Record summary:
Entry title: Promiscuous behavior of proteins in archaeal ribosomes revealed by cryo-EM: implications for evolution of eukaryotic ribosomes. This is an experimental structure of RNA (23S rRNA, nucleotides 2142 to 3049) from Pyrococcus furiosus, with 908 nucleotides shown. NCBI's taxonomy places the organism under Archaea, Methanobacteriati, Methanobacteriota, Thermococcaceae, Pyrococcus furiosus. The reconstruction used 10,000 particles. Rfam match: Archaeal large subunit ribosomal RNA. The literature on the family includes a 2001 paper in Science by Yusupov et al., "Crystal structure of the ribosome at 5.5 A resolution". Its Rfam clan is "LSU clan". Rfam 15.1 lists 2,955 matches to the family in 1,139 species. Among the 63 different proteins in the entry, which are not shown, are 30S ribosomal protein S15P/S13e, 50S ribosomal protein L29P and 30S ribosomal protein S13P. The entry is indexed under archaea, archaeal, ribosomal, 70S, kink-turn, protein synthesis, RNA, RIBOSOME. Method: cryo-electron microscopy, resolution 6.6 angstrom. The entry became public in 2014.
Context: one part of a larger RNA, bound to proteins that are not shown
């Protein structure tokens, strides 16, 4: 996109269309929504994706503000104070020790009228150790060489290295005063106040800093997170006797040790075990025999090895320096980094030599562009040279273990995008660990007794009901539970029928078979499928239908957005933790059925009545109760059955008369209100309120078996197989609520397309052509016959050209016992079908009006009056019923044919 499908199988594993059957004549109307994984969505869940946003934050960066240093703005005194810079100027207990030796050099003499010891004090600093030091008395000598002392001169000269401290030259900072800039009040303004080089403003630094902004936050993966990395490498194996070979694929590892654990040479052989030895026993040491490799080689593990690659010892230092080929990383096959074999040049070990040594017997110990540093020689750096200080060639180190290298945290249920069933949730599928169910086998226990009943260890099966595996469908939405309502279907059956066995006395029970025809309920709590309980029951089974059931409800709970509280978390912000709230769309084109028109096929059509292939069914189901029978059995308690009756739910179809219900026919009361009152009525959307007729209805009545056939399960016969026994091996007898029949319901579109009565349609004619074309009888030769030839007859038939008559039946009109439309029934004057009149029977309850009564009140009178009474079983009403042809059932209209196109069967 089409469209009459319904089931099963198949099939993207959840079909109308492929494959087998089955139903199957078309449209149309209405109704409810089973299906078209109907329509409305590129699915808000979930994952990927080097998507996006929004928030967060001690993520990665970056930026405003903020503090704060420095310059400039930016001035004048004074003070302390730091740090130069020149001159000065006390101040020096290593320890011996004449004694407080500060360092070396020149240097043992310098000092002394160039005025000295030694007295007396003054200023001194100090370790008060003791030395300097002006007054002066004096007044004529002190000093080391000597020597000790780790280093020797207060003999003397020089310049240092200690604290220190100070006049003057420069210069920083820190404090306080000033007032000239600048600033904040006040004034139009003059001008003055408060504050001051502060601040304030530019500049520049550094810190702070989710307020701001711009990102990232991997990748593996039984979907995805936690968790783990198998993301780089090593082994064995997996791994299929050549090679490759995967999985969050077993076993276990390195991301280092080692300058001898290398190198090369010589000599040498071990674990462990036996005898002897010491000893408690044993070590370590000792001798000797065995000992093919269990020992050793650093380190995992495989591989290699015994005159060695180990063991010892000794030399040495190639774990060189250059530069190739090749392999391997990456098999075949592109691949970087990196490793290793193998050579030949050079320098050296080593070894008698020959030869060896491109580190460690091999196989893990693995690191890039670009930067920086390192080294060594080289080239270079803008007209040209020299100088600093670059580029650059090669080499080594320094990292990215997320390991052929980004610079890098979270959370969104406030989400939003692009996609995916390449993936989760949800259901189905497939599977069946679990799950239920079921069988063998039978240790064992029931009193003896496996098997009345209970049953371990194991073992094997079936199902799809749980759960959990899996990703096959589906992410351009097959709507979730739970529950309601509504219906098929399975039995491995809870009752109920019919059975078996029993540790079956009996009533009652455990167990097992046969059976889905019927039954399997009702309430408390939970959202609750389950499941706890209660009271009943016969007995209140399980399980499937998109965990049946949202184009049906419900929508409480799951898993939106509002919100609390607990746990986590800095924190945003989380939770299958607890919790209140939190929307439920659609007018049927297809098909499904339930119901109903309007026509064809059923052979030329029609009114009226039948059968009954078929289809349907629970029309029924089920319990009490009485009788039996206080009986059978039983000590006793207790207590059936068969068979006869009565009734009660459930389920079912009719039916309203009784009896409820209503009942917008009617009728009465009555509030409000309008119509001037009366009377009669209107709305208050039946005004409200009492009451009820038809009719429908239930909460009311009425009706809803029995039997007999084939059978299961079981019990039995004969009766062998197996001279017997035996219920089957063949034959035969009985034997379920189940099946079929009875019964009820439907039903000539049942294609073997019916039966039956009746009713109907069932044609002419001139003039022209045909006629054993159509039909019949008769003679003879053929022939069973039809035929053929001879003889006889047709108002007649047949072509062409015109050309009759119309039986059902509809619409019609008056109601309905019917009815959505259609249809259905009934009547139409040959008549009582609708109405009218009257009149019977029902519903309502006392009408208008007028009499007279009435609490009182008044001139106690003319009266005013609610209400009550008589009048009046009044009135007012009817969807009923007879009487009755008054009125209306008028009036007219149609479609629908013409023994049939062409065969036989009897006659013509």
């Nucleotide at each position: 996109u089409c469209u009459g499908c319904c089931u099963g199988g198949c099939g993207c594993g959840c079909a109308u269309g492929c494959c087998a059957g089955g139903g199957a004549c078309c449209c149309c109307c209405g109704g409810u929504g089973g299906g078209a994984a109907g329509c409305g969505a590129a699915g808000a869940c979930c994952c990927c994706a080097u998507g996006g946003a929004g928030c967060u934050u001690u993520a990665c960066u970056g930026c405003a503000g903020c503090c704060u240093g420095c310059c400039g703005u930016u001035g004048c005194c004074a003070c302390a104070c730091g740090g130069c810079g020149g001159g000065g100027g006390g101040u020096g207990c290593g320890c011996a020790g004449c004694g407080u030796a500060g360092g070396c050099g020149g240097g043992a003499g310098g000092c002394g009228u160039c005025g000295a010891a030694g007295c007396c004090c003054g200023g001194c600093c100090u370790c008060c150790g003791g030395g300097u030091c002006g007054g002066g008395u004096g007044g004529a000598g002190c000093c080391g060489u000597c020597c000790a002392u780790g280093a020797g001169a207060c003999a003397c000269c020089g310049c240092c290295c200690a604290c220190u401290c100070c006049c003057c030259g420069c210069u920083g900072u820190g404090u306080g005063g000033c007032u000239a800039a600048c600033c904040c009040c006040c004034g139009a303004a003059a001008g003055g106040g408060g504050g001051g080089a502060c601040a304030g403003c530019g500049g520049u630094a550094g810190g702070u800093g989710g307020g701001c902004a711009g990102u990232u936050u991997g990748g593996c993966u039984g979907g995805g997170g936690c968790g783990g990395c198998a993301c780089g490498c090593c082994u064995c194996c997996g791994a299929a006797a050549a090679g490759g070979u995967a999985u969050c694929g077993g076993a276990g590892g390195c991301g280092c040790c080692c300058u001898a654990a290398g190198g090369u040479c010589g000599g040498c052989u071990c674990a462990g075990g036996c005898g002897g030895g010491u000893c408690a026993g044993g070590a370590a040491u000792c001798c000797g025999c065995c000992g093919u490799a269990g020992a050793g080689u650093g380190c995992a593990a495989g591989g290699g090895c015994a005159a060695a690659a180990g063991c010892c010892g000794g030399c040495c230092u190639g774990a060189c320096u250059g530069g190739a080929c090749c392999c391997g990383u990456a098999a075949c096959a592109g691949a970087g980094g990196c490793g290793g074999g193998u050579c030949c040049a050079g320098c050296c070990c080593c070894g008698a030599a020959a030869g060896g040594g491109u580190g460690g017997c091999c196989u893990a110990g693995c690191g890039a562009a670009c930067c920086c540093c390192u080294g060594u020689g080289c080239c270079u750096c803008c007209c040209c040279g020299g100088u600093g200080g670059g580029g650059g060639c090669c080499a080594g180190g320094g990292a990215u273990g997320a390991c052929a290298g980004a610079a890098a945290a979270g959370c969104u249920a406030c989400c939003c995008u692009g996609g995916g069933g390449a993936u989760a949730a949800c259901a189905g599928a497939g599977u069946c660990g679990u799950c239920u169910c079921g069988g063998g086998c039978g240790a064992g226990a029931g009193c003896c007794c496996a098997u009345a009943u209970c049953g371990a260890c194991c073992c094997c099966g079936a199902g799809g009901c749980u759960u959990g595996c899996u990703a096959c469908c589906u992410c351009g939405c097959u709507g979730u539970c739970g529950g309601c309502u509504c219906u098929u279907c399975c039995c491995a059956u809870c009752c109920u029928g019919g059975c078996c066995c029993u540790g079956c006395a009996g009533c009652a029970g455990g167990g097992g078979c046969c059976a889905a025809g019927g039954g399997u309920g009702g309430g408390g709590g939970u959202g609750u499928u389950c499941a706890c309980c209660c009271a009943u029951u016969a007995a209140a089974g399980g399980g499937g239908a998109a965990c049946g059931u949202g184009a049906g409800c419900u929508g409480g709970g799951u898993u939106u957005a509002g919100a609390c509280c607990g746990u986590c978390g800095u924190g945003a912000g989380a939770c299958a933790g607890g919790u209140c709230g939190g929307a439920u769309g659609c007018u049927a084109u297809c098909u499904a059925c339930c119901g109903g028109g309007g026509g064809u096929g059923u052979u030329g059509g029609c009114c009226g009545c039948c059968u009954g292939a078929g289809g349907g069914g629970a029309a029924g189901g089920u319990g009490c109760c009485c009788c039996u029978a206080g009986u059978a059995c039983g000590a006793g308690a207790g207590g059936a059955a068969c068979a006869g009756g009565g009734u009660g739910c459930c389920g079912c179809g009719g039916c309203c008369u009784c009896u409820g219900g209503u009942c917008u026919a009617c009728c009465g009361g009555u509030u409000g209100u309008c119509c001037u009152c009366c009377c009669g009525g209107g709305c208050a959307u039946c005004g409200c309120c009492g009451g009820g007729c038809a009719g429908c209805u239930a909460c009311g009545c009425c009706g809803c078996a029995g039997c007999c056939g084939a059978u299961a399960a079981g019990g039995c016969c004969u009766g062998a197989a197996a001279g017997c026994a035996u219920c089957u091996a063949a034959g035969g007898c009985c034997g379920a609520a189940g099946c079929g029949g009875c019964c009820c319901c439907c039903g000539a579109a049942a294609a073997u397309a019916g039966g039956c009565g009746g009713c109907c349609g069932u044609u002419c004619c001139c003039u022209g052509g045909c006629g054993c074309u159509u039909g019949g009888g008769c003679c003879u030769g053929g022939g069973c016959g039809a035929c053929c030839g001879g003889c006889c007859c047709a108002u007649u038939g047949c072509c062409a050209g015109g050309g009759a008559c119309g039986a059902g039946g509809g619409c019609u009109c008056g109601g309905g016992u019917a009815g959505a439309a259609g249809a259905c029934c009934c009547g139409g004057u040959u008549g009582a079908u609708a109405g009218g009149g009257c009149g019977g029977g029902g519903a309502u309850g006392u009408a208008a009006g007028c009499g007279g009564g009435a609490a009182g009140g008044g001139u106690c009178a003319a009266c005013c009056g609610a209400c009550c009474c008589g009048c009046u079983u009044a009135g007012u009403c009817c969807g009923c019923c007879g009487c009755c042809c008054c009125u209306a059932a008028u009036c007219g209209c149609c479609c629908g044919a013409g023994g049939u196109c062409c065969u036989g069967c009897c006659c013509c």